[PDB]
RNA sequence: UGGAAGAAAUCGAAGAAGAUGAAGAACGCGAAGAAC
RNA sequence: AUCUUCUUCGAUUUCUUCCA
RNA sequence: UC
Numbered sequence: 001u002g003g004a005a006g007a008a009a010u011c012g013a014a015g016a017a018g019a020u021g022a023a024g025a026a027c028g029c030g031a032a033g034a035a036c
Numbered sequence: 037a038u039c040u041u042c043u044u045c046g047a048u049u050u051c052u053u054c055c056a
Numbered sequence: 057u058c
Base pairs, nucleotide, nucleotide: 002055003054004053005052006051007050008049009048010047011046012045013044014043015042016041017040018039019038020037021058022057
Other pairs, nucleotide, nucleotide, family: 023025cWH024025cHS
C1' cells in the first nucleotide's frame, strides 16, 4: 500500500476583523484647465 | 468583488510513524 | 449580500 495520526510544500472551501467600492451596512469628497 | 491578516477544514505532492 |  485500505486507513489512524503527525511534519513540509502545493491547492481550494468556509468562518473573524480591517480596506474602496457596488446595491449598501460604514463613511465621504473634487474637477480635472498649469510644464519650458 | 478585489485585497491583507487571523481561524476551522477537505484535497494533491513529498516525508514519517502506527494499524489492518 | 458581494

About this RNA
Solved structure of RNA, 58 nucleotides shown. The reconstruction used 48,117 particles. Released in 2024, the model rests on cryo-EM data to a resolution of 7.29 A. Primary citation: Kristoffersen et al., Nucleic Acids Res. (2025), "Roles of dimeric intermediates in RNA-catalyzed rolling circle synthesis".